[PDB]
Context: bound to proteins that are not shown
RNA sequence: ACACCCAGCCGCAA
DNA sequence: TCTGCTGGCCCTCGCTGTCAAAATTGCGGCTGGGTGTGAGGACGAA
DNA sequence: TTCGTCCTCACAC
DNA sequence: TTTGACAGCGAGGGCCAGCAGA
Numbered sequence: 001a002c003a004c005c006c007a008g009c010c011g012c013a014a
Numbered sequence: 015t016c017t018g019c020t021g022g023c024c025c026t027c028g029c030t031g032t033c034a035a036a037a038t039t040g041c042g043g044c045t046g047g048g049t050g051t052g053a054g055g056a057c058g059a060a
Numbered sequence: 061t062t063c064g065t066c067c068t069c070a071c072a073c
Numbered sequence: 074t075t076t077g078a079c080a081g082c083g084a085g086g087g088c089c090a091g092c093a094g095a
Stems, first nucleotide, its partner, number of pairs: 005047010015095022048073013
């Protein structure tokens, strides 16, 4: 000298 | 000078309306970040 | 020119 | 969706006083 923002939801692990 | 009924004041009670919390950690996947419009630009035809 | 017709930018809600 | 605790609303009990009677 790195590149991808976050909310929500869902499934799932022990 | 006593007896004793009464509104008011205080206190108390029971009940009801609102308040906040609800295991830890990890990974993967999908879906959605507002939209319509008064007017700025360009155009095809005449 | 000149009149009707697409394309759409930065708002209003 | 559920629940224990809280704080307010409505209702009620007992006594302090004034007042009419005796």

This is an experimental structure of RNA, together with DNA, with 95 nucleotides shown. Ions in the entry include zinc and magnesium. Zhan et al. published it in Mol.Cell in 2024: "Three-step mechanism of promoter escape by RNA polymerase II". The sample was in a buffer at pH 7.5. Method: electron microscopy, resolution 3.4 A. The entry became public in 2024. Among the 15 different proteins in the entry, which are not shown, are General transcription factor IIF subunit 2, DNA-directed RNA polymerase subunit and DNA-directed RNA polymerase II subunit RPB7. The depositors describe the entry as "RNA polymerase II early elongation complex bound to TFIIE and TFIIF - state b (composite structure)".